Molecule: ASL Leu
Organism: Escherichia coli
C1' cells in the first nucleotide's frame, strides 16, 4: 500500500495482488 467480503461509514478480521 491496492482492490472484493462486512458496516451508515470506519478499525479489525477473511480473500486475490
Nucleotide at each position: 500500500a491496492g482492490g472484493g467480503a462486512u458496516u451508515u461509514a470506519a478499525a479489525a478480521u477473511c480473500c486475490c495482488u